The RNA (A mimic of the VS Ribozyme Hairpin Substrate) has 23 modelled nucleotides. Primary citation: Hoffmann et al., Proc.Natl.Acad.Sci.USA (2003), "NMR Structure of the Active Conformation of the Varkud satellite Ribozyme Cleavage Site". Method: solution-state NMR. The entry became public in 2003. The entry is an ensemble of 11 models. The entry is indexed under VS ribozyme, substrate hairpin, cleavage site, sheared G-A base pairs, shared sheared G-A base pairs, magnesium ion binding, GNRA tetraloop, riboze zipper, RNA.
[PDB]
RNA sequence: GAGCGAAGACGAAAGUCGAGCUC
Numbered sequence: 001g002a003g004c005g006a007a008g009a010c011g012a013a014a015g016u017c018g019a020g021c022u023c
Base pairs, nucleotide, nucleotide: 001023002022003021004020008017009016010015
């Protein structure tokens, strides 16, 4: 220094968030 990332929530949508972990 980065990548992955599940709950629930937020919400018109979409989508975000996200405990976190490893490398």